The PDB entry is titled "The crystal structure of coxsackievirus B3 RNA replication element sD-loop mutant in complex with Fab BL3-6".
Solved structure of RNA, 93 nucleotides shown.
Released in 2024, the model rests on X-ray diffraction data to a resolution of 1.54 angstrom.
It was solved together with Heavy Chain of Fab BL3-6 and Light Chain of Fab BL3-6.
It holds a match to the Rfam family "Enterovirus 5' cloverleaf cis-acting replication element". For this family Rfam cites "5' cloverleaf in poliovirus RNA is a cis-acting replication element required for negative-strand synthesis" (Barton et al., EMBO J, 2001).

RNA sequence: GGUAAAACAGCCUGUGGGUUGAUCCCACCCACAGGGCCCAUUGGGCGCUAGCACUCUGGUAUGAAACACGUACCUUUGUGCGCCUGUUUUACC
Numbered sequence: 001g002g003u004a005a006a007a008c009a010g011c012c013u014g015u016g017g018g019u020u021g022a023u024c025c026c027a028c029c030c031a032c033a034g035g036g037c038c039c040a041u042u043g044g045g046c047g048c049u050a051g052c053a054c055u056c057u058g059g060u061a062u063g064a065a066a067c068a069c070g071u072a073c074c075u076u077u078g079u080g081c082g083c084c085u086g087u088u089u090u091a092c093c
Base pairs, nucleotide, nucleotide: 001093002092003091004090005089007087008086009085010084011035012034013033014032015031016030017029018028019027036046037045038044039043047083048082051081052080053079054078058074059073060072061071062070063069
Other pairs, nucleotide, nucleotide, family: 021025cWW040056tWS040076cHS050082tSS055077cWW056076cWW057075cWW063065tWS065068tWS
C1' cells in the first nucleotide's frame, strides 16, 4: 500500500473552543450561529435515483364495493436489513 471483519460519524453550512499527541495535524467532542426539506407538529425526523422487508399515517384502482372484506398498488411513521462517504480499529497480505 492493499484485502477482509466488527464498529463510529454524516440534513446543509459556518464561527469559536477543546481533545490528544513537543509544534503541527486532521478525526472526535463541545458551544454557538445560521440555512434548507419532510412528518402523524406544544414537538420530531432528514449520509442514499440503493434500495428491500415488515409496520404504521394518509391515499389510489378494482370486485354491483368511498368504510369493512378480497385483489393489485402508492405514500407516510417507526424498526430492522442493505448501501455511500469519512475516520478509527482488528485479522491478513